Shown are 32 nucleotides from a PDB entry: RNA. Bound small molecules: CYTIDINE-5'-MONOPHOSPHATE (C5P). Method: X-ray crystallography, resolution 2.95 angstroms. The entry became public in 2020. Zhang et al. published it in Nucleic Acids Res. in 2021: "Structural interpretation of the effects of threo-nucleotides on nonenzymatic template-directed polymerization". The entry is indexed under RNA. Entry title: RNA hairpin structure containing one TNA nucleotide as template.
RNA sequence: UGCUGGCUAAGG
RNA sequence: CCGAAAGG
RNA sequence: CUAUGCCUGCUG
Numbered sequence: 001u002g003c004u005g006g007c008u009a010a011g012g
Numbered sequence: 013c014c015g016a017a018a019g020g
Numbered sequence: 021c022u023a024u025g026c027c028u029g030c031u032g
Stems, first nucleotide, its partner, number of pairs: 002030002005027003010024001011022004
Other pairs, nucleotide, nucleotide, family: 001031cWW004028cWW008023tWH009010cHS009011cWS009022tWS015017tHS015018tHS023025tHS
């Protein structure tokens, strides 16, 4: 970087 | 978004 | 409910 997988939900 | 709001 | 926030594993 681009792929799964998961966390949070300030903003919305 | 739902809901009067609290909440969800 | 939801990444403009994150942690993983994989990739070049």